[PDB]
Context: bound to proteins that are not shown
RNA sequence: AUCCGGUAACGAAACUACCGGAGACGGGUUAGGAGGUGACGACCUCUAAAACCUAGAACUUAGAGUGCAAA
RNA sequence: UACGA
RNA sequence: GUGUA
RNA sequence: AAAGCACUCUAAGAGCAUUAAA
Repeated sequence: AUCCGGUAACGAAACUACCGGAGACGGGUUAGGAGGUGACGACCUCUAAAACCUAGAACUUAGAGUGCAAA
Repeated sequence: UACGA
Repeated sequence: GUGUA
Repeated sequence: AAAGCACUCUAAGAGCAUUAAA
C1' cells in the first nucleotide's frame, strides 16, 4: 500500500477515529522458524523469501490420510 | 539437572 | 569449595 | 518437534475467441 470483521453518534459513509486477521503471477538471488547446552548465547546445519534479474507452469472448491531433518 | 573424593 | 555427562 | 511443503483419496463442479460498458 489494499480486502475482510468489530467497536458509536437510531444495519452511516473514500477519511469521524481506533482495534483484530489476509496478501503482493512461475524460476535464481535476500530475513524468519527448528536443531550437535529441544537452559540464552558462543559456532554450524534443513526449510523460505518482500527488493533485483529473467522467453515462463497450473482445471476449481470442501474435507481424510501418508512422508520430511542428519550430526 | 545429577553422581561422586 | 569440585569434574562432566 | 513447530512454520511450510509433496503425494494418494472422498464429496460437489467443469464451453471456448472476441467485440464492450452503466